Shown are 22 nucleotides from a PDB entry: RNA. It comes from the structure "Structure of Tomato spotted wilt virus L protein contained endoH domain binding to 3'5'vRNA". The structure was determined by electron microscopy at 3.7 angstrom resolution and released in 2024. Protein in the same entry: RNA-directed RNA polymerase L. The reconstruction used 156,980 particles. The 2025 paper behind the entry is "Structural basis for the activation of plant bunyavirus replication machinery and its dual-targeted inhibition by ribavirin".
Context: bound to proteins that are not shown
RNA sequence: ACCUGAUUGCUCU
RNA sequence: GCAAUCAGG
Numbered sequence: 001a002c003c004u005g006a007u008u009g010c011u012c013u
Numbered sequence: 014g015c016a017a018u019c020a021g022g
Base pairs, nucleotide, nucleotide: 002022003021004020005019006018007017008016009015010014
């Protein structure tokens, strides 16, 4: 880098 | 559905 679990936010860039 | 963090593989 790529995939699962734990947090909060967007819920029309 | 997305955004980032924290870990594992």